This is an experimental structure of RNA (P-site-tRNA) from Neurospora crassa, with 73 nucleotides shown. Method: cryo-electron microscopy, resolution 3.05 A. The entry became public in 2020. Rfam match: tRNA. A reference for the family is Hou (1993), "The tertiary structure of tRNA and the development of the genetic code", Trends Biochem Sci. Rfam describes the family as follows. Transfer RNA (tRNA) molecules are approximately 80 nucleotides in length. Their secondary structure includes four short double-helical elements and three loops (D, anti-codon, and T loops). Further hydrogen bonds mediate the characteristic L-shaped molecular structure. tRNAs have two regions of fundamental functional importance: the anti-codon, which is responsible for specific mRNA codon recognition, and the 3' end, to which the tRNAs corresponding amino acid is attached (by aminoacyl-tRNA synthetases). tRNAs cope with the degeneracy of the genetic code in two manners: having more than one tRNA (with a specific anti-codon) for a particular amino acid; and 'wobble' base-pairing, i.e. permitting non-standard base-pairing at the 3rd anti-codon position. Ions in the entry include magnesium, potassium and zinc. Keywords: Neurospora crassa, translating Mitoribosomes, tRNA, mRNA, mL108, TRANSLATION.
[PDB]
This record gives sequence, C1' cells and structure tokens, in this order.
RNA sequence: GGCUGAGUAGCUCAAAGUAGAGCAUACCGUUCAAAACGGUAAUGAAUGUGUUCGAUCCACAGCUCAGCCACCA
Repeated sequence: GGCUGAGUAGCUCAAAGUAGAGCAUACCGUUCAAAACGGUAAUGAAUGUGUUCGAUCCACAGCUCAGCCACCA
C1' cells in the first nucleotide's frame, strides 16, 4: 500500500423484545489493631448517523485498532 475481525460496569468475561454473574469498591460487624472472613449496598453497552414498533445486536462512515496479503519477471 490492499482486505478482514474486534470495542459494554474500576477490571474481567457473558447476552434485535436483555443489560446479567464474578472480582474489585463502599458501609457495618468480627480482632487489641490489620488481613482473611460474615452481612448489606452501589457500578456499563465506544463514535455519530440510518434501518426497525423497538437496536449490545441490522446497516453506514470516522477513532482505536490488532490480524492477514504485498506473488512472476
């Protein structure tokens, strides 16, 4: 240069009539104190724009991108 696949809680990973379960975090309690532990809570779907009754999901263009091909003289 030329195509392809990905992007969600602080960190992980799951899923066109859903956004869940962990870990972390916070409050309290246990201990002389701390950790572990126990109980109870709060955290998200990139960037727009379209499609659709309704979009994590389908379509399109950017950012981040990683991966692959750049063969014969």

The sample was in a buffer at pH 7.5. The depositors describe the entry as "The structure of the mitoribosome from Neurospora crassa with bound tRNA at the P-site". The organism belongs to Neurospora, within Eukaryota.